Entry title: Solution structure of branaplam bound to the RNA duplex formed upon 5'-splice site recognition. This is an experimental structure of RNA with a sequence from Homo sapiens, with 22 nucleotides shown.
[PDB]
RNA sequence: AUACUUACCUG
RNA sequence: GGAGUAAGUCU
Ligand code: Y53
Numbered sequence: 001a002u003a004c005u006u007a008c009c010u011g
Numbered sequence: 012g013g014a015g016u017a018a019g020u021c022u
C1' cells in the first nucleotide's frame, strides 16, 4: 500500500 | 447526505 467481514457517532 | 474510532481475516 490492496481486498473482505463485524461494532459505534452525526438526537 | 457526512466524519472519526475499535476488532478479526488476506496479499
Ligand atoms: C465516511 C465514513 C467514514 C458511516 C463511516 C448503528 C449505523 C446511528 C453510516 C444509523 C443502527 C460514513 C460510517 C463513514 C451507519 N444506528 N468517511 N469516513 C458513514 N453507520 N455508519 C455509517 C450509517 O448506520 C448508525 C446509526 C445504527 C446503524 O460508519
Stems, first nucleotide, its partner, number of pairs: 001022001003020006009013002
Other pairs, nucleotide, nucleotide, family: 002021cWW
Record summary: It is bound to Branaplam (Y53). The work is reported in "The diversity of splicing modifiers acting on A-1 bulged 5'-splice sites reveals rules for rational drug design" (Malard et al., Nucleic Acids Res., 2024). NMR data were recorded at pH 5.5 and 293 K.